[PDB]
RNA sequence: CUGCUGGCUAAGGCAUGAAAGU
RNA sequence: CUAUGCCUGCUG
Ligand code: TG
Numbered sequence: 001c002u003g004c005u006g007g008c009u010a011a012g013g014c015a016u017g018a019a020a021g022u
Numbered sequence: 023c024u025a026u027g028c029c030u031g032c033u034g
Stems, first nucleotide, its partner, number of pairs: 001034001003032002006029003011026001012024002015022002
Other pairs, nucleotide, nucleotide, family: 002033cWW005030cWW009025tWH010011cHS010012cWS010024tWS017019tHS025027tHS
C1' cells in the first nucleotide's frame, strides 16, 4: 500500500441556540 | 453528531 476491525481529531458540513456556547 | 484528516491490529 490493499481490504476488513478498533480507536483519535472535526478544518469543512449538519443540528441546537437570540448570542455566548453545546 | 459527522472524515474529504489521522493512529493501531490483523490482512495479501
Ligand atoms: C452535540 C452537531 C453533540 C454533543 C454538535 C452535544 C455540534 C455540532 C456539539 N453539530 N450536529 N452537534 N457540537 N454537538 O461533543 O451531540 O460538544 O457535543 O452537542 O457542531 P459535545 O458534547
Entry title: RNA hairpin, bound with TNA monomer. Solved structure of RNA, 34 nucleotides shown. The work is reported in "Structural interpretation of the effects of threo-nucleotides on nonenzymatic template-directed polymerization" (Zhang et al., Nucleic Acids Res., 2021). Method: X-ray diffraction, resolution 2.81 angstroms. The entry became public in 2020.